[PDB]
Context: bound to proteins that are not shown
RNA sequence: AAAAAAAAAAAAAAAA
RNA sequence: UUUUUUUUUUUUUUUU
Repeated sequence: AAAAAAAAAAAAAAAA
Repeated sequence: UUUUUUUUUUUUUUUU
């Protein structure tokens, strides 16, 4: 450096 | 302020 999985952050659209 | 779809980032783990 590439792929996969878990967690975290932000933005857009939608309902309230 | 709460919830769904999409997009953009950070951390951890498994391979190449």